[PDB]
Context: one part of a larger RNA, bound to proteins that are not shown
RNA sequence: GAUCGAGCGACAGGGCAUACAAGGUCCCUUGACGAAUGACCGAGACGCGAGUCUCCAGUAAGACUCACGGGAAGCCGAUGUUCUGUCGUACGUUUUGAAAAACGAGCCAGGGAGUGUGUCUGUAUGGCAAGUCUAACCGGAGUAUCCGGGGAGGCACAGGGAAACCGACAUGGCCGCAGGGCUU
RNA sequence: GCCCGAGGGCCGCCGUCUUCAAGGGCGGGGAGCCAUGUGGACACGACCCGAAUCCGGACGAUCUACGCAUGGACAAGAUGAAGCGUGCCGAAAGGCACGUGGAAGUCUGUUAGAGUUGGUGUCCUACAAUACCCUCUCGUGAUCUAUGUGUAGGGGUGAAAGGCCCAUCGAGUCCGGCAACAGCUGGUUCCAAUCGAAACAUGUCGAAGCAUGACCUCCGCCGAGGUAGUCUGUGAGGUAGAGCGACCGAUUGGU
RNA sequence: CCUGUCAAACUCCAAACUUACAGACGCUGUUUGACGCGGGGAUUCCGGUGCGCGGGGUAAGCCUGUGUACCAGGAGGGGAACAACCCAGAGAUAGGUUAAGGUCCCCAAGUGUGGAUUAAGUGUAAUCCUCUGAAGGUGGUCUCGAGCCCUAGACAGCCGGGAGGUGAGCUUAGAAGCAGCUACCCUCUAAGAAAAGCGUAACAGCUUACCGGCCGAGGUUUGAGGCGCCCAAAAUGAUCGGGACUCAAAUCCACCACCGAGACCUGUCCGUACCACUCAUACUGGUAAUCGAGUAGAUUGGCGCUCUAAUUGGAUGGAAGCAGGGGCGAGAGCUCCUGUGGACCGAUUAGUGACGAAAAUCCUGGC
Numbered sequence: 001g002a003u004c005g006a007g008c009g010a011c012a013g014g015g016c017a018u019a020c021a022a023g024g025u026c027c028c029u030u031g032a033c034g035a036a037u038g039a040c041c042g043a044g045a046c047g048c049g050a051g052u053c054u055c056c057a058g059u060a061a062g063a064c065u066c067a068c069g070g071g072a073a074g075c076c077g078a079u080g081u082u083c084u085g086u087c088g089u090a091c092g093u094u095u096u097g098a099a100a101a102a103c104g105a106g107c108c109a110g111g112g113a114g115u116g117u118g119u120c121u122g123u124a125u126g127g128c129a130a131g132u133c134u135a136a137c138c139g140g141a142g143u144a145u146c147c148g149g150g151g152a153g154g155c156a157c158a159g160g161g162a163a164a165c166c167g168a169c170a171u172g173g174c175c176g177c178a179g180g181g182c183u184u
Numbered sequence: 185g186c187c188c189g190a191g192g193g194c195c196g197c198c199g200u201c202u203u204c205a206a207g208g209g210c211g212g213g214g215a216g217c218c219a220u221g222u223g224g225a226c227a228c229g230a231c232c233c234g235a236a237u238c239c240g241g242a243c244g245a246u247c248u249a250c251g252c253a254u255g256g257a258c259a260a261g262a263u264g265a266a267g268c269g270u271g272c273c274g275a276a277a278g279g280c281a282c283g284u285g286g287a288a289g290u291c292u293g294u295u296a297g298a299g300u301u302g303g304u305g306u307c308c309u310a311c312a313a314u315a316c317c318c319u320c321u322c323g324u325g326a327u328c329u330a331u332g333u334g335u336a337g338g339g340g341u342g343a344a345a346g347g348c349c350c351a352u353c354g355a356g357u358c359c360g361g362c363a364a365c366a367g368c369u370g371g372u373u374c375c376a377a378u379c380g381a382a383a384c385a386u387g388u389c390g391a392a393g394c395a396u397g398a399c400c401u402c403c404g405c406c407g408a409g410g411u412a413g414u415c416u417g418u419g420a421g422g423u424a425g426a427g428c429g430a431c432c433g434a435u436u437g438g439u
Numbered sequence: 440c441c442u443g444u445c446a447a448a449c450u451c452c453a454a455a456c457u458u459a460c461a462g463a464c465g466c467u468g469u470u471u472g473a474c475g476c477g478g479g480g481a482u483u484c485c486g487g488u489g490c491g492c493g494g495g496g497u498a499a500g501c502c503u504g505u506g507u508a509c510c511a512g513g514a515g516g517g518g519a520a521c522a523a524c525c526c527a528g529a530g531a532u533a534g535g536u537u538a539a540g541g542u543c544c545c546c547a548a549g550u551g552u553g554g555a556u557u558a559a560g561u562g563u564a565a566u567c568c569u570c571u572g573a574a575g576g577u578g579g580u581c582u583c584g585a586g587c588c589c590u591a592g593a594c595a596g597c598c599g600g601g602a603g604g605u606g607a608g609c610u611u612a613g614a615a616g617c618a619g620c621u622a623c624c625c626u627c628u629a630a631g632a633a634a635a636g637c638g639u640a641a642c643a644g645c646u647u648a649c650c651g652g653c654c655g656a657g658g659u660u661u662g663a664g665g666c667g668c669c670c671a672a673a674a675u676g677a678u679c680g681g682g683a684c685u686c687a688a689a690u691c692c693a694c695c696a697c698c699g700a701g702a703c704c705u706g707u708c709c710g711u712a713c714c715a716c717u718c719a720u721a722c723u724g725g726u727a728a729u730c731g732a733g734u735a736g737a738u739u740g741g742c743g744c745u746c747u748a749a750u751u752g753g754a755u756g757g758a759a760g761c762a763g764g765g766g767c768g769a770g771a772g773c774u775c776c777u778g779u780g781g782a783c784c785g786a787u788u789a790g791u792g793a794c795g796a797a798a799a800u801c802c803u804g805g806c
Base pairs, nucleotide, nucleotide: 009087010086011085012084013083014082015081016080017079018078023076024075025072026071027070028069030067031066032065037061042055043054044053045052046051091104092103093102106806107805108804109803110802111801116228117227118226119225120224121223122222123221124220125219126218127217128216131155132154133153137149138148139147140146159166160165169196172195173194174193175192179188180187181186182185197212198211199210200209201208202207231371232370234368238361239360240359241358242357243356249335250334251333252332253331254330255329256328257327258325260292261291262290263288267284268283269282270281271280272279273278297322298321299320302318303317305316306315337353339349340348341347374741375740376739377738378737379736384397385396386395387394388393400480401479402478403477404476405475409467410466411465413464414463415462416461417460418459419458420457421456425452426450427449433445434444437441486510487509488508489507490506491505492504493503494502495501515526516525517524530708531707532706533705534704535703536702540698541697542696543682544681545680549695551694552693553692554691555690556689562684563683575669576668577667579666580665581664582663583662584661585660586659587658588657596653597652598651599650600649602626603625604624607621608620609619632647635646636645637644709731710730711727712726713725714724715723742795744792746790747789748788749787750786751785752784753783760779761778762777763776764775765774766773767772
């Protein structure tokens, strides 16, 4: 649940349902506080009229939160389902435009897509610094680690020129940020 | 307010090339090397899958095409070539008639056997990845058929249809090359915070792609201005409108 | 002289406007460092719509430009539905007020006020491929203006008169208001054509003008505007979204009060940026009218998985896993309880990576 309507829901709010544990709150009177907003009534004054202005008054009210008193234990939360309201034609992709009468998927679990070497160029961090690093390899040892050694060679320390060849500011002037100084 | 002012900025000046000459280019006041993480590039499978290829070496003629060897099959019937005969005719060559004879890529034929015109029938997750039924064609020959045997991949075989070479042939099959390549399609898996495009320009055998710009973002440097709005001043402009005895070219009439 | 017209490839003229520079005001920058410079990383180089201005095309939901805002990548409110039309740019949550749009019911708010028009269901349709309605016509109706006529009686109707010269002349056999040509003259009178429309073979006859009466109040011509009507034919079932509406629930002129967003106002919280203090990016306090949407892409903090190491813990007094349930975190995800299970399991920190799936006509297995 056999009178009723379809992206299946999100958010609000009602029904019904609930062993313990791991959540404990929730409802009503009143009172305190009281943002924006913001009256009725009444009095007075306008308008053809619907209605309006002035005062009452930024007052009563005003979301949340708290206190007193009373109450709830399926009772509050939460969970299941369902009803109501508002919004709502999946998802991903293709596309100017996708609910698409464009493409993909029956369902679920598991599987399933920036990886390595070399070289180059940045960047962050760290060592050392006019230097820096060792490669193969050698010795040791706790024997693939690790400790010592190894500077061959690389890059950097001067450039320009096809080449021959030649070979530079350890500062000369003025601005001036940071910082420093002064009697600002 | 005034000094010193690293870094930074603007100059000088120095090395070198070219340089009669001048003017240019590049370089110059000491920062690099190595290591670890990470961003990005290129070759390589290079985020992953995705296709038609091309090449190598092999395995296939148990299917099928063609050839060859050795075997096998074709009821029954029809038609009646040559040849031969008898008779008649003829001088002859021959002719005519009847008979005999039994030829044929000959006829009829679901004999065996082979094939397949139409039904556009049945079937079409079939009995079957080529089947079923009826009709139809061939059936003494360029016939059909069994086994054996031969020809192999840019090669065979082909009464030729690009047909066939084992359900695949406008170049077989298998494995390898191989993770082929693609500018084309698809896909690429956890949460959040800051910013936030371009769908345009130049080049491109380029237009379904790239590169360089524009634009987005991040880092570093610099150090005091900046200008999306408006007003005013100094300038630029010939579109709207208008007009053309202002050019220009169109375009009416009258005396 | 005059008179009639034009131009994308004409200009004696000439805007709005666009644009260079400067100053001023504004805004902004000097701890949020603007402007500018250098470098790393891209994405992108099919665009689309509205509006304005276009060019081509009969046109197009056409093609091709340009400037701008929007969609793309933009929610929420409205527009029946509806990428780019209107409001509106938006952290969460809450109270309030508005915007566009709307207030008879569907559906929150008016069956609001003053007044006019419409009778067609016109209409109840901003924009539009989407909403049609044209040239032409209308004594449908409402409103406004101008001319002329009228109680010395208009306009219309009805009644009465509409008479002689003479059948005008001509033409013709004849034509006598009315075949044609020409003339179109004067008597009586209150009027009455040398005849306006029919009529006949020609006459006749009927009306016409023109005059009189009855009647009694506006009549007539013309211009303009409003709403509507005709023009108006299509295929499954008619439509303004529907119901339905007529002194409106239509239209137009005013006005009154309301409803209605995430806008705007207001409370508390969050994030982010900046500031003060600080070792801090740990607290605490402060500023944001001048912060809060986002596809491709750039940048940065965090969640989870494997195994290694250091440090340090849990487990047969019950580990992992699984099932159902409780708590926390914006979230990745963390954690607890109960049941099952029956032996392994963490945390912190530094590492390692065959590390995260809803999708690929994705793979395998199960259903």